[PDB]
Context: one part of a larger RNA, bound to proteins that are not shown
C1' cells in the first nucleotide's frame, strides 16, 4: 500500500490487530478521552564515513600584490 | 660630489589660452617645489589577498600504538591458514670470518697420575648428540665445529635452459656449453660465508666504457647500449620535486554497513535463596550471629557485544492519572527463643486495604526539623511529554579560570534562551438506534457469571488483676472518639446570585423656552456598595456489621510400619486467618418462569405542552370527552423588603402611624391545547410413545451292574 482492522502469553529482523495456541463480539452510529497503531508533519537533531563542499586561522605547501632596492633609458656640459 | 643648463608649477598688487562672443612661442628677476617619478630589468618581500592539501587500519570515532622484511607457537603429522593474539629480532658484519690442499687432539662432563709440565700431555669411565657453528628463533650437521700452517683471489667474463614457488611484477636453487685462472697424485674440487632477514620499483640524473648513430653533408652537441653509484619515497607496490589546523554559524549526499538514551542476548559484577560452619555468643557451630568454600535462581545496578530503528524527536526530575509482582514496612495468623510480664530479635503462611506534610538543592536520592499503626523493595521505552510544565543537561549571544602561536576548545563554572496538530482504526468512559428469540404484545421477577467493598485504634471496661523481689504491666472478650478515603442528600449553616429589590454619584434622555413637584430609562466591570427568593454546592448533614462454611503455614486424638506408655496417618475422628466462598449491593439482548390481553379490534410509532430527566437521543409527563396538563389573574394568609399616591398628627422632635406593589402557597374563575379527513401490524405445520382382544404354540444326552 489494500482492509471484512479484537485481549493475553508464546513466537519471531529480537516490543505482533495479521503467524501459533486456548478464547471474546448480534450489527453499527454520535458525544468525549488519548494508552497503542515503534502515530502525522523536513529523504529529521547529535555521531561516522566520502580521496564532497563552504568560511575562518596560522611559525602548513606553492604563489600573487602592496612595499624596499642596484643598473639602464627619459638624461646634457664643465669643474673638484 | 657640487654647480650650471633643459623642464613643470605655485606665490610675491606681477600676461594667459580653450569651451559661440577682443589675431602673433604669453620664455625677465627673487624664493620654493618637484625625477622620494614613470617604463624594462636584478634580488628580497607581509594570511594583507588568494588557490589547495591536511593518510589508512581500528570491535563507534578520537587520544595512544602500528604500517616493509625474518623465525617459532597458534597450525589440527603434506603445503597453506586470520585476528589491536602471544614473544623475540632485522635496516648489519667480514679481504679474511672467503677458495683449493695439509697436519693435529675427536669435542664436551668427571676422577686420577705426571723429570709441575701440557702447541691440543698420558690413562679410565660417561655422553636418547652436548660442545659449539658471527648476531633473534627454529631446523640440521659430527667428513660438523674448534685450532695451526703453506700457496692463492672462483667474492671471474659470456651464452642457452629446466624445476620449485607464483594473480601480476618480483624472488629462489643449480646443472649443461665456451673462454681465461687457482689448487696439486688429483681421478678431482671452487662461480663468496651451514641455512633462512640483513632492504626499494620506474622515471630523471651521474662516473667509467667491450658498441652504434640520419634534424641537408662532415664533426661538436645529444640520445641509447655493457658495467656501476645516489632515498627512514619507513604510509616501505613507492598517487606530487613541493603541504598543517578550527567550525557551539554551519551545508549536502549517504548509513542503523556505525555510536549515546531505550529494547534484545550475556550476567564477570550486582541483589537474593540454599549447603558447609573460621570465629563471637557464660558452656555450646545453627536462640541470635557467620568468615571461607560450594550448587542453582532472578534480570532492578556498574558494564561487554552492536541484532531492530538514521526517509521528523527526544533526557533525568515534578503535577495529574494509574496498574502489576511479592523477594511484606505496618495491620492479621503461627512456630522457635538465652521468651518471667512488657518491649524486642528470628523464621514461615499471607497481597484483602493502607503506606505523610515541610525547609535547602534543578533533583531522584540524601542530611535536617516534626510525626505516624507503618512512612516497604522494585517492574511497566529507569510507566505516564500526539495529557500539562521545561527548572537541569546538549546549539546560536556573553563573561571569568585553564590549555592553545591562532581560529577556538572543556566528563569546568555563571546570567539568558521557541517546535506544532481539528483523532480514520484499535482501546476506553458514557448514550441511543435498527434487528432477532419464543404466536403477537403490555408489565413484573428469578437464575447465572462478573465487578465492587476503606485501613488503623488512641482512650476506656475486664484489671493496675495474671506475671513479678520489685520496677512495671498483659493474652483473651468487648465498647469507641478521631484522622484519611468514599457514597447519598440540600431541612439548617456557609459561599454563589447578569434572577428580584432598596439606597446612591457624574453626564445625558424620555419630555418640556408655562412653572413646580414627582416618576422613569440608558452608559460607565450587572456603574458602585448592601440585603435576598429558587437551585447548584461543601466549609455543611447523616452513615459506613458481627457471625457461619472451606482452606494456607501451623495444633491435636487414638495407633502400625520401625515388636515402643513414641509418631496428628497408612484405615479413621477433630481444629486453624484482615484471605477465598456463600450472603449483601449494581449492571447485563447469552437461558427460563409467572400475571393479563389479543383482530367485527390487544398494541406500538410520528407531532404539541412541560420537566425534578437531558449534548443529540432515550426515559418521564401531557393533549385529541376543557375533574387532566401548561399558563394568567382575582380573593384571604405566608417570604423578602429604608412602602408610592391620597389623607391625618405636630414647633414642619421637618418625621411618625394608617395605607400598596412584587414573589410563593391555597381556595376560586378563566384562556390555549399548534400531527388527523393518520400510519405500521401478529397466532404455520405435523407426528411421536404405549396397552389390550383376535390369530399361534407342548418333552431329549454323564460312570456301575
Nucleotide at each position: 500500500g489494500a482492509a471484512c482492522u479484537u485481549u493475553c502469553c508464546g513466537u519471531g529482523a529480537a516490543g505482533a490487530u495479521g503467524c501459533g495456541g486456548c478464547a471474546a463480539u448480534a450489527u453499527u452510529a454520535c458525544a468525549a478521552c488519548u494508552a497503542g497503531a515503534c502515530g502525522g508533519g523536513a529523504a529529521g537533531a547529535c555521531c561516522c564515513u566520502a580521496u564532497g563542499c563552504a568560511c575562518c586561522u596560522u611559525u602548513a605547501c606553492u604563489g600573487u600584490u602592496a612595499u624596499c632596492u642596484g643598473u639602464a633609458a627619459u638624461u646634457a656640459a664643465u669643474u673638484u | 660630489a657640487a654647480u650650471u643648463a633643459c623642464a613643470u608649477a605655485u606665490a610675491a598688487a606681477u600676461a594667459a589660452a580653450a569651451u559661440a562672443a577682443a589675431u602673433u612661442u604669453u620664455a625677465a628677476u627673487u624664493a620654493u617645489u618637484u625625477u622620494u617619478g614613470u617604463u624594462a630589468u636584478u634580488g628580497a618581500a607581509a594570511g594583507a589577498c588568494a588557490g589547495u592539501u591536511u593518510g589508512a587500519c581500528u570491535g563507534g570515532g578520537g587520544c595512544g600504538g602500528u604500517c616493509u622484511c625474518c623465525u617459532c607457537c597458534u597450525a589440527a603429522a603434506a603445503a597453506g591458514u586470520a585476528a589491536c593474539g602471544g614473544a623475540g629480532g632485522a635496516g648489519u658484519a667480514u679481504a679474511a670470518u672467503a677458495a683449493u690442499u695439509u697436519g693435529g687432539g675427536g669435542u664436551a662432563u668427571c676422577u686420577u697420575a705426571u723429570u709441575u709440565u701440557a702447541a691440543u700431555u698420558g690413562a679410565g669411565a660417561u655422553c636418547a648428540a652436548u660442545a659449539u657453528u658471527a648476531g633473534a628463533a627454529u631446523g640440521a650437521a659430527u667428513a660438523u665445529a674448534c685450532u695451526a700452517a703453506a700457496u692463492u683471489u672462483g667474492a671471474u667474463u659470456a651464452g642457452a635452459g629446466u624445476a620449485c614457488a607464483a594473480a601480476c611484477a618480483a624472488g629462489u636453487a643449480u646443472u649443461c656449453u665456451a673462454a681465461g685462472g687457482a689448487u696439486a697424485u688429483a681421478u678431482g674440487u671452487c662461480u663468496g660465508u651451514c641455512a633462512u632477514a640483513u632492504u626499494g620499483a620506474c622515471c630523471c640524473g651521474a662516473u667509467a666504457u667491450a658498441a652504434u648513430u640520419u634534424a641537408g653533408u662532415a664533426g661538436a652537441a645529444a640520445a641509447u647500449a655493457u658495467a656501476u653509484c645516489g632515498a627512514u619515497c619507513a604510509a616501505c607496490g613507492a598517487a606530487u620535486a613541493a603541504a598543517a589546523g578550527g567550525u557551539a554559524c554551519g551545508c549536502u549526499a549517504g548509513g542503523g554497513a556505525u555510536a549515546a538514551c531505550a529494547g534484545g542476548c550475556u550476567u564477570a559484577u550486582g541483589g537474593g535463596u540454599u549447603u558447609u560452619g573460621a570465629g563471637a555468643g557464660u558452656u555450646c557451630u545453627u536462640a541470635u550471629u557467620a568468615a571461607u568454600a560450594a550448587a542453582c535462581c532472578c534480570g532492578u545496578u556498574u558494564g561487554g557485544c552492536a541484532c531492530c530503528u538514521c526517509g521528523a524527536u527526544g533526557u533525568c526530575g515534578g503535577c495529574u492519572c494509574a496498574u502489576c509482582a511479592c523477594a511484606u514496612c505496618c495491620u492479621g495468623a503461627u512456630g522457635g527463643u538465652g521468651g518471667a510480664c512488657a518491649a524486642u530479635c528470628u523464621a514461615u503462611c499471607a497481597a484483602g486495604g493502607g503506606u505523610c506534610c515541610g525547609g535547602c538543592u534543578g533533583u531522584u536520592c540524601g542530611c535536617c526539623g516534626g510525626u505516624u499503626a507503618a512512612a516497604g523493595u522494585g517492574g511497566u521505552a529507569c510507566g505516564u511529554g500526539a495529557g500539562c510544565u521545561g527548572g537541569g543537561u546538549u546549539u546560536a549571544a556573553a563573561a571569568c579560570g585553564u590549555c592553545g602561536u591562532g581560529a577556538g576548545a572543556c566528563a569546568g563554572u555563571u546570567u539568558g534562551g521557541u517546535c506544532c496538530c481539528u483523532a480514520u482504526c484499535u482501546g476506553u468512559u458514557g448514550u441511543a438506534a435498527u434487528u432477532a428469540c419464543a404466536a403477537g404484545a403490555a408489565a413484573a421477577u428469578a437464575a447465572a457469571u462478573a465487578a465492587g467493598a476503606a485501613u488503623u485504634a488512641a482512650c476506656u471496661u475486664u484489671a493496675g488483676u495474671a506475671c513479678g523481689a520489685g520496677a512495671g504491666g498483659a493474652c483473651u472478650a468487648g465498647g469507641a472518639a478521631a484522622a484519611u478515603u468514599u457514597a447519598a442528600u440540600c431541612a439548617c449553616u456557609g459561599g454563589u446570585u447578569u434572577g428580584a429589590a432598596a439606597a446612591u454619584u457624574a453626564c445625558u434622555u424620555u419630555a418640556a423656552u408655562a412653572a413646580a413637584u414627582a416618576a422613569a430609562a440608558g452608559u460607565a466591570c450587572g456603574g458602585u456598595u448592601u440585603u435576598u427568593a429558587a437551585g447548584c454546592u461543601a466549609a455543611a448533614u447523616u452513615a459506613a456489621a458481627c457471625a457461619a462454611g472451606a482452606u494456607a503455614a501451623u495444633u491435636g486424638c487414638u495407633g502400625a510400619a520401625u515388636u515402643c506408655u513414641a509418631u496428628a496417618u497408612a484405615a479413621g475422628c477433630a481444629a486453624g486467618a484482615a484471605u477465598c466462598u456463600a450472603a449483601c449491593u449494581u449492571a447485563u439482548a447469552u437461558u427460563a418462569u409467572u400475571u393479563u390481553c389479543u383482530a367485527a379490534u390487544a398494541a406500538a410509532c410520528u407531532u404539541u405542552u412541560u420537566a425534578a430527566a437531558g449534548a443529540c437521543u432515550a426515559u418521564a409527563u401531557u393533549a385529541u370527552u376543557u375533574a387532566a396538563g401548561u399558563a394568567u389573574a382575582u380573593u384571604u394568609a405566608u417570604u423578602a423588603a429604608g412602602a408610592g399616591u391620597c389623607a391625618u398628627u405636630a414647633u414642619a422632635a421637618c418625621u411618625a402611624a394608617u395605607a400598596a406593589a412584587u414573589a410563593u402557597a391555597a381556595a376560586u374563575a378563566u384562556a390555549c391545547u399548534a400531527a388527523a379527513u393518520g400510519u405500521u401490524u401478529a397466532a404455520u405445520a405435523a407426528u411421536c410413545a404405549c396397552u389390550a382382544c383376535a390369530g399361534u404354540u407342548u418333552a431329549g444326552u454323564u460312570u456301575u451292574u
Molecule: LSU rRNA_2, nucleotides 1737 to 2590
Organism: Tetrahymena thermophila (strain SB210)